[PDB]
Molecule: HIV primer binding site (PBS)
Organism: Human immunodeficiency virus 1
C1' cells in the first nucleotide's frame, strides 16, 4: 500500500457580516479577606472559536395520454438535424473512526 466483514457519521474549500479587545460621561447598591450592572458617541486591530447565506454530484416511485394480466412493462412528439417539464420525499457515491485476518 491492497482486499473482506461488523456498526456509526455531512463535513470540507472560497466570499460576506457579527460576537472579541480602547477612551469619555450619567444612574443604582452599607457586615468582615477576594469578585457589579443599563443606556449614548468615535476608530481600527491581530490569534482562536462560534451562528447564518451562496457555489458540490448521481435518478426512483406516484400523477399527466394509450394497451391487456391486481402488485411489473412498453409505446407516442419536433424532414435531410438538434436539443428538449411541474410539486414533495429518501438514499448512495467522493471521505472519516473502532475491532479481526492475510501479503
Nucleotide at each position: 500500500g491492497g482486499c473482506u466483514c461488523u456498526g456509526g457519521u455531512a463535513a470540507c474549500u472560497a466570499g460576506a457580516g457579527a460576537u472579541c479587545c480602547c477612551u469619555c460621561a450619567g444612574a443604582c447598591c452599607c457586615u468582615u479577606u477576594u469578585a457589579g450592572u443599563c443606556a449614548g458617541u468615535g476608530u481600527g486591530g491581530a490569534a482562536a472559536a462560534u451562528c447564518u447565506c451562496u457555489a458540490g454530484c448521481a435518478g426512483u416511485g406516484g400523477c399527466g395520454c394509450c394497451c391487456g394480466a391486481a402488485c411489473a412493462g412498453g409505446g407516442a412528439c419536433u424532414u435531410g438535424a438538434a436539443a428538449g417539464c411541474g410539486a414533495a420525499a429518501g438514499u448512495a457515491a467522493a471521505g472519516c473512526c473502532a475491532g479481526a485476518g492475510c501479503c